[PDB]
Context: one part of a larger RNA, bound to proteins that are not shown
RNA sequence: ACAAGCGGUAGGAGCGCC
RNA sequence: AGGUGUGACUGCGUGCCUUUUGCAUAAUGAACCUACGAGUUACUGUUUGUGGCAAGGUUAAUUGUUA
RNA sequence: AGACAAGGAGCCGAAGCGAAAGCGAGUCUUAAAAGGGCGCC
RNA sequence: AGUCACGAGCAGUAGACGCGAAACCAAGUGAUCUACCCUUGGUCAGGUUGAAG
RNA sequence: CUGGAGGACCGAAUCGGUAAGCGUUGAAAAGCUUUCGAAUGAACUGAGGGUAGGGGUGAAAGGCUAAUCAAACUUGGAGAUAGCUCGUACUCCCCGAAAUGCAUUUAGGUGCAGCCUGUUGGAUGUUAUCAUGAGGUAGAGCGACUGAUUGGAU
RNA sequence: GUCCAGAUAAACUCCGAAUGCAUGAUAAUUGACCGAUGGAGUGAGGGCAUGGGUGCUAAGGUCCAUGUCCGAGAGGAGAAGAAUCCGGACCACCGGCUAAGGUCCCGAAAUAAUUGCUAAGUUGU
RNA sequence: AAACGAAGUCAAGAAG
RNA sequence: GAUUUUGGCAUGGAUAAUACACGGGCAUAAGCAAUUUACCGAAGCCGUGGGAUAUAG
RNA sequence: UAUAUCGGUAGGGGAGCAUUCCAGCGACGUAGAAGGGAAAAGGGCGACUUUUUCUGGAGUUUCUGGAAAAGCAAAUGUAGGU
Repeated sequence: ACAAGCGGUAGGAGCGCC
Repeated sequence: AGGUGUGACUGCGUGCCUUUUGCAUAAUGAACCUACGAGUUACUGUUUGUGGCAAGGUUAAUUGUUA
Repeated sequence: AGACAAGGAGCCGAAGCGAAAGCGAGUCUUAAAAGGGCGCC
Repeated sequence: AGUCACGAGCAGUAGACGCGAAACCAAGUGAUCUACCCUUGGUCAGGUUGAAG
Repeated sequence: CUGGAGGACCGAAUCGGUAAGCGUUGAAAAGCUUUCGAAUGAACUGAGGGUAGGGGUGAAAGGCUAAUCAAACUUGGAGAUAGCUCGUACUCCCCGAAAUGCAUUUAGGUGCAGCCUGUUGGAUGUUAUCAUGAGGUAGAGCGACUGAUUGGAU
Repeated sequence: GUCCAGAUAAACUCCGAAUGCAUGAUAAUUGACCGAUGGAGUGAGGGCAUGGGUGCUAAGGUCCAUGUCCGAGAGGAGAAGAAUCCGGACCACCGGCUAAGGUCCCGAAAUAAUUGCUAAGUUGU
Repeated sequence: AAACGAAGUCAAGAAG
Repeated sequence: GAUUUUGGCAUGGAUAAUACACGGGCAUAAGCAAUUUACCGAAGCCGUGGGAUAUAG
Repeated sequence: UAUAUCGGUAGGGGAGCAUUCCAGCGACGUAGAAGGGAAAAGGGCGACUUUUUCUGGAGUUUCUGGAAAAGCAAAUGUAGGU
């Protein structure tokens, strides 16, 4: 393991540690 | 005890360099890393910032003393 | 080696005008002047 | 109001910001490859044809 | 009948390199396989010598001269020159163009002007309104000129 | 030849604007202009609108003039476009008002109000 | 997107 | 009933090759013309905080 | 404090950081220096700086001034490694 573009950026649940 | 790893899902987004009127360009260039790698010095001018002396300013070669 | 003291030769400033001789806050141009150029003020 | 320095910008002369020609000149090294030549050696199974004399 | 000539014939060795196939990070910086030419001659081959760079040598292809030749290689002049191409590395702040004119053995170079910026000294630059001035474009016109031009009466 | 109508031009003109240009004065203008002197870069431009030449009233063509923008300019609309339309980015913000252009869904905001036209999915480019 | 067709339909007129 | 004029919107003329276009869905208005209000909309403008460069201090 | 202004290529100007070494006044280090790994925090802004901890096992450095072999991402750039 129904998913399609220079691979980041701005948002944003859940889970694991302290 | 509110910090840290990950990132379901969403919005936006055609690298970089150089050369060009204009490059995602199907123009140039690089496999990657570490190391290396390109306006420097001398002399003679000139402008300027800062100083010394001032109707004057300044010594060059060289010489003396000391070390 | 440096450090301190000498070394005034020379260089720049201090007058300009004119090719030059040369004149000089003037000078060159002119036969001379006025004008004008370059300087001083 | 000049002059002598110190720092800085710029200019010229020096390779003058760096790497890069095709080329030019001088003195040497090469004919153990190759081109030609010189001296001295070697090699060319077997068969066929049938000039002069 | 003999004789045994020949840059004579066929064909191995050998010297070449016609045609095709194959190979083309090949076994090989020129080969292999098949095929083909010459094979007593202007033949092939060994050893040792000789000719050296505007020189040599060349049955002549600008061929060859150490896998290099329309001027070998090595070192030096030497960091030749390149009005050409490529490249030029830490930070933040303020301002901020040009791709025009003239000239040029000049045109993708450069000099001067124009346009940017630092410092310094001066005010003066812009736009609007009013006043004043000179235009010959758009339009128009054609018995106002020049050129062109339609139909009539003439 | 004389006359009545009709009519043309970059190199025709009896005429003739709008704009532009020069000078003076006043007003406004963040100061935008000039001289001296230190340092430059540039000297391949390009699109669009207007006036033209050339071309074929062709060209994302070419050569000038006047503005403007790209060059050296991001943001928004146009589906996606150097110079078309709006607009000149000191930095931050999970504040507000607008421009051009829009308000059924992808996609922010009216399945808003009122009056006509179209039957071609014309159109909404 | 044109010369050129048919006038499909709506509004305002004209002659007769 | 016949002819015609100026407007508005449509209709035919309308046309090639990898698969096509209102960007798409799709819409009879969610098309066109007109008037009206509200709203959306940028790094424009305003608001809040923080800097810098000039002039006056 | 008030008004204005702060997009930028070629290009002009201003102000700074780091690096190597020197002078001066001074500090640190086997009770752990430089270098290397990890983490946290600072700066009108930035080039950069500071602290803690692991490794490491002997040198290092503040400030003021001075001098440069004074900073790489690209040159079909060079060496070494992969």

Solved structure of RNA (23S rRNA, nucleotides 549 to 1290) from Porphyromonas gingivalis, 613 nucleotides shown. Keywords: Ribosome, antibiotics, macrolide-resistance. An Rfam search finds the family "Bacterial large subunit ribosomal RNA" in it. A reference for the family is Yusupov et al. (2001), "Crystal structure of the ribosome at 5.5 A resolution", Science. Taxonomically the source falls in Porphyromonas (Bacteria, Bacteroidota, Bacteroidia, Bacteroidales). The entry has 30 different proteins, among them Large ribosomal subunit protein uL29, Large ribosomal subunit protein uL14 and Large ribosomal subunit protein uL18. The work is reported in "Structural studies of ribosome from an anaerobic Bacteroidetes human pathogen Porphyromonas gingivalis" (Hiregange et al., Nucleic Acids Res., 2025). The structure was determined by cryo-EM at 2.6 angstrom resolution and released in 2025.